[PDB]
Context: one part of a larger RNA, bound to proteins that are not shown
C1' cells in the first nucleotide's frame, strides 16, 4: 500500500477490458482581470533576405591625414 | 604643434563564452582507481640570465595585370618581427656511488660528453 | 652610469587545463554464432606529450565467443525529473557538468591548446557575382523569414551589475549576460466585493394548483478600496576603477614606483520600475465541465432505433433522470474540459509478490555435457556475508533545520541523504576455498525374491479361409424390412484330410513388468532392471539436468518378402427429400515380417523429477522377521509396490489425501484474455507426409473453471 464497472437466468472462481489519482516544453474547444517566479521549435542536423554575435593594444615598431 | 584619425608591421586573444545532438552502445559516460608511459599560454614561487652582432620585410612611393575578386613588378623604410655568433646545462642521458619501489625503474649526490636562449617599452636619478 | 616598474630568455615546483590505461555500472534481436588477419603476441625499428600494432619490416599464430562474439536496430550520457507504500516503471525540457558536431567528405596549417561555427585548403551538393576569363557564401550565434507542423517568442534595451578577450590605466569589445516585450505555456498569491436585509418582491423553472424552487439571492440601507482611475512621492541593486590625497612595510645612495591600509571623488540598461502615500467610484473584472451506475449532483418540455450520446457498462423503437433545450445541481475555477504521452490502480511478468488435476500452463519418456543445488563433523582461510574508520560520491534539486521576499511560489545559509564505491582495521555463524575425519544420502560385495521387461531362433493347439475328397439337395446368406451376393457347372451343411496366415480360449486379478511407448501359447539362448535381508568394502561419490542424445503407440514413408481373417479407398445392394454416410454383400491399400524413415496421439494419473515430514480402516502382489501352530495355516513386526474407503491440511467447486492436489527445500519444463494460429516469414529436420521454432495487422468484451 482502499477501490468500482462489465461473462452467468442466478452463483463461485479464473480472467481480460475500462474507469475513479497524479503528472507533461504539450496541443485543441469554450472562456479569460492582475501580480510573482519560471517556461516556450519536441517536427525539417531544412533552406535561409537583413543588422548584430571577438577583438583589442600608440606604454612593440614605421608611416600616413587632418586640428592653428 | 597640441588633440583627433586612418589604416601597415608587430604582440595577445579568437581552441573561451554561446548552439546543437546528427554521429556514437563507446573507457562516450557514470562511479573508484592508476600514470615508476604524460603535456600544459596566461597565474604565483624559486634560482639563473637578458652579451655582442647581422640581413630583411611590408606601410609609403611609382608602376603591371583584372570586370571583380585580388594578384604582381621595382625602389625605400622600422621594431618586443626574423636569423646568426657568445655565454648558459639547473634539462635529457651516460657512468659510479648511496638509497629505495610494484617488473619495466624511482630520488639524491658527483662527474663526464655533445649541444641548446632572449627585447625592448614607460618613467625615476 | 644607477635604480623602479611592464614586458624578454633558462630550469625548477605549485595551480589549473588537457592526455591516457584499467576495475565495475546504465538498451532491444539470436527468427542475429560465429567473428577477426595488424587480426593475437613477440623481435627491432620508427612515431608521440606519452605507453602502445600508433605504424612498418620480419618470426610465430593467435585473438573473441552461448558469462552472448559478431551482425542488426535504436539511443548523446549523467545529476536529475514524472510516478509508485516501495521494490520498481517511465523520462533525460529548462538548469549543472562530460561528450560529441557545425553546409555533406577529407586534410593539414597555425598555435601552451583546434584538426578550430561566424580560419585555410581540396572535393561535393546548393545559392550567388562575371566582362565566361574567374569569383563569393554557409544562422544547430542574437532576433528574423520561408517551410514542415497539431505546436512553440521581440528582426527590442543596456552594456550599469556580475563574468570574459585586450590595455599599465582611461578604456575598447561581449546578441555571454543584465533588462525589456509577446504567449494562461506552467506554477504561487489576490481578487471580481462586505454586513444587515421578506413566512420570502417581482420574473423563471415546476406543480398533487395549495405550493414549492432559484432565494438573503435580488432590492433596499450602511460600508470598504486588495484593485482599478486620478494625481502626487520615490529605491535598493555601485563595489568599483580611473584620479587626487596622505600613511606603513619590503628595497634601495636617493630615489619615482611596487605591495598593503585610511580617507575625498567617480558610475543606473532596468526606469520615475518596484514600492509609498492621498482622493474616487462596487463601480469597469467568470466561466468550463459534469449530474444512468462507476461518480459529488434531477427534474420538466422537445424527438420516438430516427437525430443523436458513449470511458466501460449500455441509452434511443411516441411517458429517455443517459440524446437536444430550459431551470435546478454538483465539481472545479481565471480557467475548464477533450485529445496525445508516461506512472498508479495492474499480484496484469508476481525479487517484494502469482501460476500450471478440471480455468492460460509439467516437454510422449529416459540418458545425459555445461549449470544451478547439496549430509554430518574437527581445524583453516575469509572469497561472500557482517562491522568499524578514512577518503569520495560537484554544485543545483528532492527532504529535513534555519533566515530573506507582506504570505506563498521563489531566494540564501547550515545540515542530512543517495554507492550491490574505493583503501584499511576488526569479527567469523552461516555459504565458498583449503587440510582432515566421518555413515545414515549414493554405490559395490555377499545372501535371497518375483516378473507379458528386451533381442534372437525354434515349436503348439483351436479357429477363419481356402484347396481335394465322400456324403447329400435346394436353398443358403443377410435385414427393422429387403435386395445384391454365392448354389443344381452340386451350395451351405457333413465327414475326411492338404495347404497357408494372422491371433494367442482357459488360466487372467485396479495381477506382474517396463522410463514412457508398451509388453499375454510354450521352449531354449543372449541381455536390462527391479526388491528383501546382511552391514564386508567405498566414503558425498548425491539430486536435477537448458543445449544435446536415445527410445518413442496407430496411421503414414521407402526397399524387398508375405496376405488366412479383417478393411480405408473403392464397386454393388439398401435407406432416404437426397446420402459422395450409418446397413448389406464384396473389397484395394493396409493390418504381419525384415531393413531404413517418420518422430506425432485425451503419448493422460490430462497430476516433471529429488527428498523429508504429517490420523487411521481394509484389499491385494513380492520379500523378511518372531509367535504359535503335528504339518498346512493361523498371530504380530516390516520393507516395496498394487487399490479401496477417510482425517488433518488443501482446494473456486469437484474432489486430493503417506501412491497428496497437504507441509517443505533443490532443479528444470511450462503460463499471462478470446479468436487471428500452431497460421505467415524465416530456420533447421524429412524421400515424401509433415514435424519442431513461432509472429503480426486486425477483431471481440468476454473466452472458460467448477457447480446452482
Nucleotide at each position: 500500500g482502499a477501490g468500482a464497472g462489465u461473462u452467468u437466468g442466478a452463483u463461485c472462481c479464473u480472467g481480460g477490458c475500462u474507469c475513479a489519482g497524479g503528472a507533461c516544453g504539450a496541443a485543441c474547444g469554450c472562456u479569460g482581470g492582475c501580480g510573482g517566479c519560471g517556461u516556450g521549435c519536441c517536427u525539417a542536423a531544412u533552406a535561409c533576405a537583413u543588422g548584430c554575435a571577438a577583438g583589442u593594444c600608440g606604454a612593440a615598431c614605421g608611416c600616413u591625414u587632418c586640428u592653428u | 604643434a597640441a588633440g583627433a584619425g586612418g589604416a601597415g608591421u608587430g604582440g595577445c586573444g579568437g581552441a573561451c563564452g554561446g548552439g546543437u545532438g546528427a554521429g556514437u552502445a563507446a573507457c562516450a559516460c557514470g562511479u573508484g582507481g592508476g600514470u615508476a608511459a604524460c603535456c600544459u599560454a596566461c597565474c604565483c614561487a624559486u634560482c639563473a640570465g637578458a652579451g655582442g652582432g647581422g640581413g630583411a620585410u611590408a606601410a609609403c612611393a611609382c608602376u603591371u595585370g583584372g570586370a571583380a575578386a585580388c594578384a604582381g613588378g621595382u625602389g625605400c623604410u622600422a621594431a618586443u618581427a626574423c636569423c646568426g655568433c657568445a655565454u648558459a646545462a639547473c634539462a635529457g642521458u651516460u657512468u659510479a656511488u648511496g638509497c629505495c619501489g610494484c617488473a619495466u625503474g624511482g630520488c639524491a649526490u658527483a662527474a663526464g660528453a655533445g649541444u641548446g636562449a632572449a627585447a625592448g617599452g614607460c618613467g625615476c636619478u | 652610469g644607477g635604480u623602479g616598474u611592464c614586458g624578454c630568455u633558462g630550469a625548477u615546483g605549485g595551480a589549473u587545463g588537457g592526455a591516457c590505461c584499467c576495475g565495475c555500472g546504465g538498451u532491444g534481436c539470436a527468427u542475429u554464432a560465429g567473428c577477426u588477419a595488424g587480426u593475437u603476441g613477440g623481435u627491432g625499428a620508427g612515431g608521440u606529450a606519452a605507453c602502445g600494432g600508433c605504424u612498418c619490416a620480419c618470426c610465430a599464430a593467435g585473438g573473441c565467443c552461448a558469462c552472448g562474439a559478431u551482425g542488426c536496430a535504436u539511443a548523446g550520457c549523467c545529476g536529475a525529473c514524472c510516478u509508485g507504500a516501495g521494490a520498481g516503471g517511465g523520462u533525460g525540457a529548462u538548469c549543472g557538468g562530460c561528450c560529441a558536431c557545425a553546409c555533406u567528405g577529407g586534410g593539414a596549417c597555425u598555435g601552451a591548446g583546434a584538426c578550430a561555427c561566424g580560419g585555410c585548403c581540396c572535393a561535393g551538393a546548393c545559392u550567388c557575382c562575371u566582362a565566361c576569363g574567374g569569383g563569393a557564401g554557409g544562422c544547430a550565434g542574437c532576433a528574423g523569414u520561408a517551410g514542415g507542423g497539431a505546436a512553440u517568442c521581440u528582426u527590442c534595451g543596456g552594456c550599469a551589475a556580475u563574468g570574459g578577450a585586450c590595455g599599465a590605466a582611461a578604456g575598447u569589445c561581449u546578441g555571454a549576460c543584465c533588462g525589456a516585450g509577446c504567449a494562461a505555456c506552467g506554477c504561487c498569491g489576490c481578487g471580481u466585493g462586505a454586513g444587515u436585509g421578506a413566512a420570502g418582491a417581482a420574473g423563471g423553472u415546476u406543480u398533487u394548483c395549495g405550493g414549492a424552487u432559484c432565494g438573503u439571492a435580488a432590492a433596499a440601507c450602511u460600508c470598504u478600496g486588495u484593485u482599478g482611475u486620478u494625481a502626487g512621492a520615490g529605491a535598493a541593486g555601485a563595489a568599483c576603477a580611473a584620479g587626487g590625497a596622505c600613511g606603513u612595510u619590503a628595497g634601495u645612495a636617493a630615489c619615482u614606483g611596487a605591495a598593503c591600509g585610511u580617507c575625498c571623488c567617480c558610475u543606473g540598461a532596468c526606469g520615475g520600475u518596484a514600492u509609498c502615500u492621498a482622493a474616487c467610484c462596487a463601480g469597469a473584472a467568470a466561466g468550463c465541465c459534469a449530474c444512468g451506475g462507476c461518480u459529488a449532483a434531477c427534474u420538466a418540455c422537445g424527438u420516438g432505433c430516427c437525430a443523436g450520446c458513449a470511458g466501460c457498462c449500455g441509452c434511443g423503437g411516441u411517458a429517455a433522470u443517459a440524446c437536444g433545450u430550459a431551470g435546478g445541481u454538483g465539481g472545479c475555477a481565471a480557467g475548464c474540459g477533450u485529445u496525445g504521452u508516461c506512472c498508479g490502480g495492474a499480484u496484469u511478468u508476481a525479487u517484494u509478490g502469482g501460476g500450471c488435476g478440471u480455468a492460460a500452463a509439467g516437454c510422449g519418456a529416459g540418458c545425459g555435457c555445461a549449470g544451478g543445488c547439496g549430509g554430518u563433523u574437527u581445524c583453516u582461510u575469509a572469497a561472500g556475508u557482517c562491522u568499524g574508520a578514512u577518503g569520495u560520491g560537484a554544485a543545483a534539486g528532492c527532504c529535513c533545520c534555519c533566515g530573506g521576499c507582506u504570505c506563498a511560489a521563489c531566494c540564501g545559509g547550515g545540515g542530512a541523504g543517495g554507492g550491490u564505491c574505493a583503501u584499511u582495521g576488526g569479527a567469523a555463524a552461516c555459504u565458498g576455498g583449503g587440510a582432515g575425519a566421518c555413515u545414515u544420502g549414493a554405490g559395490u560385495g555377499c545372501a535371497g525374491a518375483a516378473g507379458a521387461g528386451g533381442a534372437g531362433a525354434g515349436u503348439g493347439g483351436a479357429a477363419u479361409u481356402c484347396c481335394a475328397u465322400g456324403u447329400g439337395u435346394a436353398g443358403c446368406g443377410g435385414u427393422g424390412a429387403a435386395a445384391u451376393g454365392c448354389g443344381u457347372a452340386g451350395a451351405u451343411a457333413u465327414a475326411u484330410g492338404g495347404a497357408g496366415g494372422a491371433a494367442c480360449a482357459c488360466c487372467a486379478g485396479u495381477g506382474g513388468c517396463g522410463a514412457a511407448g508398451g509388453c499375454g501359447g510354450c521352449u531354449c539362448u543372449c541381455u536390462g532392471g527391479u526388491c528383501u535381508g546382511u552391514a564386508a568394502c567405498u566414503g558425498a561419490c548425491g539430486c536435477u539436468g537448458a543445449g544435446g542424445c536415445u527410445c518413442g503407440a496407430a496411421a503414414g514413408c521407402g526397399u524387398g518378402g508375405g496376405g488366412a481373417g479383417c478393411a480405408a479407398a473403392c464397386a454393388g445392394g439398401a435407406u432416404u427429400a437426397g446420402a459422395u454416410a450409418c446397413c448389406c454383400u464384396g473389397g484395394u491399400a493396409g493390418u504381419c515380417c525384415a531393413c531404413g524413415c517418420c518422430g506425432u496421439a485425451a503419448a493422460c494419473g490430462a497430476u516433471g523429477a529429488g527428498u523429508g515430514c504429517u490420523a487411521a480402516g481394509u484389499g491385494u502382489u513380492g520379500g523378511a522377521g518372531g509367535g504359535u501352530u503335528u504339518c498346512c495355516g493361523c498371530c504380530c513386526u516390516u520393507c516395496a509396490g498394487u487399490g479401496c474407503u477417510g482425517c488433518a491440511g488443501c482446494a473456486a467447486a469437484c474432489g486430493c489425501a503417506u501412491u497428496a492436489a497437504g507441509c517443505a527445500c533443490u532443479c528444470c519444463g511450462c503460463c499471462u484474455g478470446g479468436g487471428g494460429a500452431g497460421u505467415a516469414c524465416g530456420a533447421c529436420c524429412g524421400c515424401a507426409a509433415g514435424g519442431u521454432u513461432g509472429a503480426a495487422a486486425c477483431u471481440c468484451a468476454a473466452a472458460g473453471g467448477a457447480a446452482u

Released in 2022, the model rests on electron microscopy data to a resolution of 2.4 angstrom. Shown are 901 nucleotides from a PDB entry: RNA (16S rRNA, nucleotides 9 to 947) from Enterococcus faecalis. Among the 48 different proteins in the entry, which are not shown, are 50S ribosomal protein L27, 30S ribosomal protein S16 and 50S ribosomal protein L33 3. Crowe-McAuliffe et al. published it in Nat Commun in 2022: "Structural basis for PoxtA-mediated resistance to phenicol and oxazolidinone antibiotics". The entry is indexed under Ribosome, Enterococcus faecalis, PoxtA, ABCF, antibiotic resistance protein. It holds a match to the Rfam family "Bacterial small subunit ribosomal RNA". Gene Ontology terms of the family: structural constituent of ribosome and ribosome. The literature on the family includes a 2001 paper in Science by Yusupov et al., "Crystal structure of the ribosome at 5.5 A resolution". Taxonomically the source falls in Enterococcus (Bacteria, Bacillota, Bacilli, Lactobacillales). Ions in the entry include magnesium, potassium and zinc. It comes from the structure "E. faecalis 70S ribosome bound by PoxtA-EQ2, high-resolution combined volume".